[PDB]
Solved structure of RNA from Candidatus Scalindua brodae, 49 nucleotides shown. Released in 2023, the model rests on cryo-EM data to a resolution of 2.8 angstroms. Primary citation: Wang et al., Nucleic Acids Res. (2022), "Target RNA-guided protease activity in type III-E CRISPR-Cas system". It comes from the structure "Structure of the SbCas7-11-crRNA-NTR complex".

Context: bound to proteins that are not shown
Order: sequence, then structure tokens, then C1' cells
RNA sequence: ACUUAAUGUCACGGUACCCAAUUUUCUGCCCC
RNA sequence: GGGGCAGAAAAUUGGGU
Repeated sequence: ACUUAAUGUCACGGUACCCAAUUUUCUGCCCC
Repeated sequence: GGGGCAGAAAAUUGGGU
């Protein structure tokens, strides 16, 4: 220097908050 | 004379402020 301006920065001055059924169907069964 | 399947089909982000 990048970057403040100064007799005055509630930004701690603001919940990433609200809605949603990991469920639906399936005889652990049986013969050429 | 011989065990056979032992998961399959789906949804797996959509709306608000």
C1' cells in the first nucleotide's frame, strides 16, 4: 500500500423457517 | 435322477417466504 475516515455504525437489528407415515404389493413355499 | 429362488417393481425432492 492492498483497504477506514473521524463530533454520530440498535446489524447480537433478522431461528434458513414452514408442508410430507421409508412406505405400497408378496403363504418359506414345493415333484418329474 | 436333481435344490430353486433368497428380493423384485416404484418413489429417492417437490413446493413456499